The RNA (Modified E. coli transfer-messenger RNA) from Escherichia coli has 377 modelled nucleotides.
It comes from the structure "Modified E. coli tmRNA in the resume state with the tRNA-like domain in the ribosomal P site interacting with the SmpB".
The entry is indexed under transfer-messenger RNA, trans-translation, RNA, molecular mimicry, pseudo-knots, tRNA-like domain, mRNA-like domain, MS2, RNA BINDING PROTEIN-RNA complex.
Protein in the same entry: SsrA-binding protein.
The structure was determined by electron microscopy at 13.6 angstroms resolution and released in 2010.
Primary citation: Fu et al., Embo J. (2010), "Visualizing the transfer-messenger RNA as the ribosome resumes translation".
An Rfam search finds the family "transfer-messenger RNA" in it. The family is grouped with related families in Rfam's "tRNA clan". Rfam describes the family as follows. Bacterial tmRNA, also known as 10Sa RNA or SsrA, is named for its dual tRNA and mRNA-like properties. Its role is to liberate the mRNA from a stalled ribosome. To accomplish this part of the tmRNA is used as a reading frame that ends in a translation stop signal. The broken mRNA is replaced in the ribosome by the tmRNA and translation of the tmRNA leads to addition of a proteolysis tag to the incomplete protein enabling recognition by a protease.
Parts: sequence; structure tokens; C1' cells
RNA sequence: GGGGCUGAUUCUGGAUUCGACGGGAUUUGCGAAACCCAAGGUGCAUGCCGAGGGGCGGUUGGCCUCGUAAAAAGCCGCAAAAAAUAGUCGCAAACGACGAAAACUACCAUCAUCAUCAUCACAUGAGGAUCACCCAUGUAACGAUGAUGAUGCCUCUCUCCCUAGCCUCCGCUCUUAGGACGGGGAUCAAGAGAGGUCAAACCCAAAAGAGAUCGCGUGGAAGCCCUGCCUGGGGUUGAAGCGUUAAAACUUAAUCAGGCUAGUUUGUUAGUGGCGUGUCCGUCCGCAGCUGGCAAGCGAAUGUAAAGACUGACUAAGCAUGUAGUACCGAGGACGUAGGAAUUUCGGACGCGGGUUCAACUCCCGCCAGCUCCACC
Repeated sequence: GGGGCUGAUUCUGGAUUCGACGGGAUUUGCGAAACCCAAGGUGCAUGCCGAGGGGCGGUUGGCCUCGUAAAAAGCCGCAAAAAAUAGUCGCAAACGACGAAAACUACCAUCAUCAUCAUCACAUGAGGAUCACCCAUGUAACGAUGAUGAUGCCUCUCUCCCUAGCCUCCGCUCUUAGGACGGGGAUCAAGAGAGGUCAAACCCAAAAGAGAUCGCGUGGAAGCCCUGCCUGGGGUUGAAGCGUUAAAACUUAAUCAGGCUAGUUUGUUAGUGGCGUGUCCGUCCGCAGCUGGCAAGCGAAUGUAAAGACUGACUAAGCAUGUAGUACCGAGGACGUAGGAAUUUCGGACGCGGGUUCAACUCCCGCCAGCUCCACC
């Protein structure tokens, strides 16, 4: 450079059933925009000079904003994961250490028992036997070692002791023992607390009990509730002293229920004067205020407000300007319609693009990609 071969294993028709996979489309919903109908508030307007803060990206259209010197959002920019049937659990742990052969002995200022091992003496056995001995077991007696218990003997440090002004003791009976006004002394087992390779310790300080029977009793005055007046039955606090062991001397308070006058308030009425939110007007006029007259209540009453609209004049707001300019805002019933919800739904997972066609590998038509076989090499 070539010669060839290889490409839907549902038979024409929605179906790669399905596989809530991913677009597309209706039924049906809210943001968004627009209309139908009801309905309330709002001064509106056009125009914006300057100043401070300011940083990309991950989430937000990478500049906010404002009113006579600060009224003005904020974080981050970096690793992952659990239990029990023919098999099976990677690999993983911090605890220290020794021994020596020969002889005497105590004052009662600790004292006392009991347990064990060796020995004599008094003593039985119808226990025995190697024959003056052996052995269970009752009584007396020396010794060493070990555990266990106790008021004291001792020794040391120490709370003041003796006396007492004052004085308890008592409705009444019945039953006791003493302390801290004041003073003097160079601090004692007449009292405790502590120790010797051992133990125990509560005289001292401002008075008690009991005879059940009120758990401090009993005794008394004064003021008072109304109170603006009237009916209405009955209750208490402030304060003092008697009684036995600490010895008092005047002060002011707690509920109401019903009826109502003078007196006063409100509604109503008349009227001087007051306020009236942009300043100024006024028409609609509102409100309190306070006197006089009426009507009522006299626990259902003396509790607080300050306008709503318009014909006119002059007109504001952050700063400037237009001032008859003009409209802005907002909620609710209800007729539609976008990637919200349900559903008819298409591609579906058939090399890759065309036509015919109601759809196509099956009806037509291209080209790729791979291998195999000639061959420069």
C1' cells in the first nucleotide's frame, strides 16, 4: 500500500416491562407579576454634597452607609469511625535483692497468772513384764522460754490553799453540802494528769429533785369599738401589783353590717372664662371648668383623656428645592401560572450517524474499529 472477514439471538411498532435513575410535559401550588371586589392608615414631592470604615475565597448581585465629628453585619481557609454455625481475630505484657562457728550471770524501784518440754517424791491398778522394772493418772516441787492482765508501789510536772462580807435551805411537807468581795505565802501524790519495750483515773465555782392531777397560776383598773348621725348584739389592748431566792410603776391601738340627712357630686340645662399638635383663620364645634336651677345616687359615683373632617391663607421633613403639583403603604376573599406535590411520561443498558417512516438491528444507506492474510521493511 493492500486481499478478506466482523457489527441488536423478543418473530414490524410505544415498552431497553420493572429498576419512585436523568431530562421533558400536564393536573396542581407558593414566591413573582397582573386583574376582579370589598377596605383602613399616611402630608406628599423632585434632587442629592460630603464623611468615616472598606479584605480576596468558601455562604450572601465584594462597597456599606449616614446626619452639625462617629447613628456605621460577621466566622473560617486542618484527620475519620462498633459483637458470638462447617473458616477467622495482625502485633502490643516491666515484676527488684543478704547473712554470721566456740564460754558466765542479777537488786523483789514493775508485779502476777496460765500454756508447753525435760525430772524426782507421796499414791492406786484382778495393767503388764526382759524382774528393784515399764506405763495410764490423782497430790506436792525445782527450772527455762512464750503469750496475757492490773485497782498501784514509784518518779515528774501541776489546777491556788486557808479564811470569809454576802449567803442558799422555804406555797407546804420531805431529803444536803458549802463558792470566785477582801487578804497573806518563793506553786505540796490531804487533789489530779503523765511516763519507765505496763495499765487505770472525773471535789470546785453563782443551788436541786419529788408528794400526777393549772407545765408559771391567781388579782385589778383604764381607754376603746359608733364617731357625721342612726339602728346592732357583745368583745379587748396599753398598764400596774400580789406568790416562792436578783424586782417593774403609765401609755394610746384592732372590726364592721344595714339606712341616710344637712352637705356634695354627676347627668341635664344656662352662661363669664380656659385649652384646641405646622403658625394662622373659620364653619362643622369637642372638652374640661365652675356658679345658679332641675333629676338621681350618696359601698356598685368625684379613675386617666385634649380633638376627627373640610372651604381658605402662609406652608414642612436629614440638606436643598417644587407647594393647589402628585401618590405611597398594607391586609383579605378569588379567576392564573415558573424545577414545590401527584401523574400520563420519554430516554433507558443495544458500534456510530443519515433517510424512508405511525417507529427501525429487522426497510434502505454510509463510515469506523479490530483481527487475519499478501508485502517494502